[PDB]
């Protein structure tokens, strides 16, 4: 010194590997038509430097405060 709610992208990793035979929940659009359902993180979109005290009447700020670092 610094220290995210989500959205997720063909972001990759590995079907979560139960692969699959069946089905059930999506997307797929003459036609299952094709085809995803566990996450993680990558960064992406999108939202608090962790928690913690003070103040203006009352937030952000004024800041303090203040663990990891």
């Nucleotide at each position: 010194a610094u220290g995210u709610g989500u959205a997720u992208g063909u972001u990759g990793g590995g079907g979560a590997u139960u692969a699959a035979a069946c089905c059930c929940u999506g997307a797929u659009u003459g036609a299952g038509u094709u085809c995803a359902g566990c996450c993680c993180a990558c960064a992406u979109a999108c939202u608090u430097u962790g928690u913690u005290g003070a103040u203006u009447g009352g937030u952000u700020g004024u800041c303090a405060a203040u663990c990891a670092u």

Shown are 69 nucleotides from a PDB entry: RNA (the prohead RNA (71-MER) in bacteriophage phi29) from Bacillus phage phi29. The structure was determined by cryo-EM at 4.6 angstrom resolution and released in 2019. Taxonomically the source falls in Salasvirus (Viruses, Duplodnaviria, Heunggongvirae, Picovirinae). The work is reported in "Structural assembly of the tailed bacteriophage &#966;29" (Xu et al., Nat Commun, 2019). The PDB entry is titled "The cryo-EM structure of prohead RNA in bacteriophage phi29 prohead". The sample was in a buffer at pH 7.5. An Rfam search finds the family "3WJ core of Phi29 Bacteriophage pRNA" in it. It is annotated as a non-coding RNA gene. About the family: During replication of linear dsDNA viruses, the viral genome is packaged into the pre-formed viral procapsid. The packaging of DNA into the procapsid requires a molecular motor which using ATP as energy to accomplish the energetically unfavourable motion. In some bacteriophage, an RNA (pRNA) molecule is a vital component of this motor. Structural analyses of the packaging motor have demonstrated that the pRNA molecule has fivefold symmetry when attached to the prohead.